[PDB]
Context: one part of a larger RNA, bound to proteins that are not shown
RNA sequence: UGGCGGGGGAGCACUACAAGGGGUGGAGCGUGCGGUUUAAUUGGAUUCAACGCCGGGAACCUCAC
RNA sequence: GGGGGCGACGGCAGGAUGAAGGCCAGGCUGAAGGUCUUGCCGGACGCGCCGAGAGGAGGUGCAUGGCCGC
RNA sequence: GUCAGCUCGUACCGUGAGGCGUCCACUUAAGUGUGGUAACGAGCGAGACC
RNA sequence: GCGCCCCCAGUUGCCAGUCCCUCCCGCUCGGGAGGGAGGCACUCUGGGGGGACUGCCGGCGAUAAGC
RNA sequence: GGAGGAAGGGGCGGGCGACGGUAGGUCAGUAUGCCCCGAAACCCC
RNA sequence: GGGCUACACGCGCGCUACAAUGGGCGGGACAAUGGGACC
RNA sequence: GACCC
RNA sequence: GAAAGGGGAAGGGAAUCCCCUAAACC
RNA sequence: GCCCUCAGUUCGGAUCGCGGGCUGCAACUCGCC
RNA sequence: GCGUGAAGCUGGAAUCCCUAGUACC
RNA sequence: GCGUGUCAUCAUCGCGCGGCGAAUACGUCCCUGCUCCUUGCACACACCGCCCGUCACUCCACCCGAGCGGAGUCCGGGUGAGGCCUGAUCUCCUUCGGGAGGUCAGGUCGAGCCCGGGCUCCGUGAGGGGGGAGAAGUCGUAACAAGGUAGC
RNA sequence: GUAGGGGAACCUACGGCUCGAUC
Numbered sequence: 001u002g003g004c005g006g007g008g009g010a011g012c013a014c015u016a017c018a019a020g021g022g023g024u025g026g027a028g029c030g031u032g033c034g035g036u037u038u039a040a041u042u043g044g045a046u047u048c049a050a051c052g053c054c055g056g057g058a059a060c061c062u063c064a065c
Numbered sequence: 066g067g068g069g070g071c072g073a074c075g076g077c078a079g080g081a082u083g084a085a086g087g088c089c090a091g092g093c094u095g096a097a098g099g100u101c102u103u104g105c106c107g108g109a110c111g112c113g114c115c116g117a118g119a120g121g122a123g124g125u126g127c128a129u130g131g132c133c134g135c
Numbered sequence: 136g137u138c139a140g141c142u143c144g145u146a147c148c149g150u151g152a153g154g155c156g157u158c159c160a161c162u163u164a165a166g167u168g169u170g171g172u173a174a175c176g177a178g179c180g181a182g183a184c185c
Numbered sequence: 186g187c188g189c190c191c192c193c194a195g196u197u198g199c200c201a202g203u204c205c206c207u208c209c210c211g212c213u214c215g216g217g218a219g220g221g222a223g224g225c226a227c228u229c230u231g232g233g234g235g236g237a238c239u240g241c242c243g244g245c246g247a248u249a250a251g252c
Numbered sequence: 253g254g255a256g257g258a259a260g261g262g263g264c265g266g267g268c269g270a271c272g273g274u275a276g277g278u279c280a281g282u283a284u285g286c287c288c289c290g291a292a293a294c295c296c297c
Numbered sequence: 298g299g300g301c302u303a304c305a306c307g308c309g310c311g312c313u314a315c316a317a318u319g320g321g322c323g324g325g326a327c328a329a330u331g332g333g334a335c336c
Numbered sequence: 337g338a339c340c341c
Numbered sequence: 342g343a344a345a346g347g348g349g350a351a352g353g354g355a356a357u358c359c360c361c362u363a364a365a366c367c
Numbered sequence: 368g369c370c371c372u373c374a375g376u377u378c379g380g381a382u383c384g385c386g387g388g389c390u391g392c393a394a395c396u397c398g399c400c
Numbered sequence: 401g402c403g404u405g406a407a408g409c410u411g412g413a414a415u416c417c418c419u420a421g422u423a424c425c
Numbered sequence: 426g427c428g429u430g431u432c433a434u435c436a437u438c439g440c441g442c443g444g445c446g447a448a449u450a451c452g453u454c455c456c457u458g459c460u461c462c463u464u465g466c467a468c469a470c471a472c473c474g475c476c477c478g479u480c481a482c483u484c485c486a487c488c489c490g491a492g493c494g495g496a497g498u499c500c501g502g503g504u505g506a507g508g509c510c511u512g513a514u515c516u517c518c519u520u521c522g523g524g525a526g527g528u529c530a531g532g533u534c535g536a537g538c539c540c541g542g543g544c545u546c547c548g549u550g551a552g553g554g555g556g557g558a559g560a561a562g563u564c565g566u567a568a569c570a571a572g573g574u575a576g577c
Numbered sequence: 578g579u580a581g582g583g584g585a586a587c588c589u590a591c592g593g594c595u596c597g598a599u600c
Stems, first nucleotide, its partner, number of pairs: 001469002003466003007463007016453002020418005027313008035304002043054002065299001067297004074116004079110001086106003090102004120289002123287003129283001131278003134274002140179006147154002158171004184267002186264002189235007198225003204221007238260001241254002244252002315411001319371004324367002331360003336353001339349003378408001383403003387400003425444001426442005472572001474569001477565002480562001482559004487554003492549013507534012575595003578591005
Other pairs, nucleotide, nucleotide, family: 002471tSS004570tWS007571cHS013454tWH016456cWS017455cWS018419tWH019449cSS020448cSS021423tSS025413tHS026314cWW027407cSS030052tHS032051cSS035305tWS037041tWW040299tSS042056tWH042280tWW045050cSS058062cWS059391tWS059397tWS059433tWH063300tWW063301cWW064300cWW068097tWS071292tWH072112tHS072117tWS073117tHS078111tHS083108tWS083109tHS084108tHS084110tSS089098cHH089103cWW094096tHS098103tWW108109cHS112116cHH119290tHS125279tHS126130cWH128279tWH136269tSS136271cWH138270tWH139180tWS140166tHS143157tHH144156tHS146155cWW146173tWS149152tHS161250tWS162167cWW163165tHS165181cSS168250cSS169249cSS188259cSS195196cHS195225tWS196198tHS196356cWH198228cWS199227cWS202223tHS211213tWS213214cHS213215cWS224226cHS229356cWS236258tWS236259tWS237257tWS239241cHS240255cWW240261cWH246250tHS256260tWH257259tHS260261cHS279284tWS288293tWS311437cSS315375cWS315408tSS316319cSS316376tWH317374tWH326365tWH327364tWH328443cSS329427tWS329442cSS331428tSS333353tSS337351tHS338350tHS342345tHS345387tSS352358cSS353355cSS363426cSS365444tWS372373cHS375376cHS379407tHS380405tWS380406tHS381405tHS382404cWW390394tWH390433cSS391393tHS394398tHS419449tWW420448tHH421422cHS421446tWS422447tWH423446tHS424445cWW431436tWH436438tHS453455cHS454456cHS465570cSS467568tWS467569cSS476567tWS478585cSS479563cWW486555cWW490551tHS491550tHS505536tHS506535tHS519522tWS520522cHS550551cHS564584tWS566567cHS570573cWH
C1' cells in the first nucleotide's frame, strides 16, 4: 500500500431481497455433458464466468478418430 | 480398418545401345498401368542414397500477437 | 464492470516505502456537481457522442 | 432507431373527392363492387428543420449543487 | 409535486468496455517462436 | 468403408403434456421483420 | 415461383 | 393426385412479381 | 355453431407394423414428409 | 395415409427470469 | 405464431419480427454480491490466508536408570627391597694411623605391593523421558478480525 | 500469576495489564 473481519458507517443491484406474474425440480422426448463400451466412439470448455457453447442441425466432404 | 501418391534446390550410383514418366488387353484388388504377364509410346535427368525443403486441425494458450468472457 | 475508477505538472509532508490533490458535509446513475480545505491546475474514463 | 409537428419530393408507393364504362341488391329514391382515365388530398417512403431545455409555479435544502 | 404538452426530469431502447488483472478460453479461424513427423503425423480415395 | 448417432446409469437447457382457463369437426377475422437466379 | 391441370 | 407430392408455366436482379389470406381470437 | 361432460377419457402422443413420396452419386448404420 | 396406443391425473428439499407494450401466452 | 443464419434435404436451436397483453413496488440492506471512508490484522500464493497441540513412522544428540569397568592424582594404615649413620663382634690387609668387607642390633631416606577413603574424568547398560530434523499421515480448530466465548 | 480438571490444542475460578474491537 492492498486484501480481508461472523468491526463501525455511506451507497448500489430484479443475473439481491421485499410485494407480485409465469416456471424448473415429479413423466415421455429433442439436444449437450460426465461415465461405460468399442477399432474409433476425434478434441476444447467444468461454480458464477463449462454443458442448443466452439455459430458444433457431422449420411460423402466437414474430420482432427 | 485399408489402398495409393508427394522431396523445390544442392550432391552420389546409374543413364541418350534410353532419366523421369504414359498405356490397349487380363491377374492381385472393395475398385484402380497402384503392382504384376504382354508388348508399345516418351525423349533428359536421376529419392535407388546424403543434405535440405514443402506440408502438419501433431504438443506447447505456463513462450506470443489479434480477438472474446469476468 | 457501464463498476467508477486509473493517473499527470508544480508545490507541500514524511529519513523512506509512500501521502496530498483523489479528504469532509450535501447531491448525482457517475471521481456527476456545490461549499470548506496544503493544495493549485489537468488527462483517460462517466458525461458528451452515433 | 421510436413517438408529435412543418417544408420539399409523388414512382414501382397511396385512392379521399370529380368524370366515364360494366355488374349486383330491396327494382333502385338509395346502396355496393370492379376497370379506366385522373389526383397525391390521406397513409407511406426519404432528405432538411421544429420541439423538451428543471423552461415556468409552489415546496424542501442554504439563497448554491440539487430533490 | 403541479400546469401546459405527443413527449417532464438521462424522453424510451441500443452502439461505443478506461489504466490493469484474471498464467481465465482460443496454436482446432488466420499469423507466429521452439520442439516434433517429414516418406511419416504430409496429400487423395 | 466405418465412427463422431453406441447406452445398466447421473446432470444442464428446452419441447410436449398430465385437460373444461379444454379435445375434435364445420364456418368467420386481423400482422410485421426479412429473402429470392442452377432462385 | 403466381396461374392451370 | 386422398395427403405427401408430380407436369406445364406468366411475372420478378425487386416500393412493380413471389415466399404471404399466420396462430392465439370469435 | 355442434359433439364429448370429469373419464387414463373423443386427454396425452412416445413406441412399434404395413404402404406411398422428396433431396441427394449414395438414405441400412444414419435424413425428412 | 391407415393401424396400436407407454409414462403422465399438478410435482419434496431446492431453485431461475421479469418493473410497461415489460412478463405470460 | 412468422421471417432469417446454418441448408442439395433436415430447426424442439441462435438472431429478429409482429398479435394479445397483465400483477406488484417505486422501498431496504434482511439474505446474495459490488463501490468508498474509518478501524484491527501474526494475511500478501492476499480468509479457498495464515496457523497450534496430541497421536502414527525414520534418523540425530542429550538426560534418568538396576548397575558394571578403565585411567590419573592425593590422604591414612600395614608390609617392605636398597642405600646412609651409630654400637658390638669376626675374617683379611696394614705404614700401627687405620682400611675393605661379612654377622647381629638400633636410627633415618625410602621404591614396590596390599587395604580403606576423597577428587579430576573417561566407556558402556536392557529399558524409560523429553528435544531437534524430517515430506504430500490421523484427530480436532487453540491464536491472528470483537478469529466467532477479547487476548495475555 | 496461582489453583483445579480435560485425547490434544485447551476449559474453569480469584487478582491484574491493554500488547482491546465496537460503543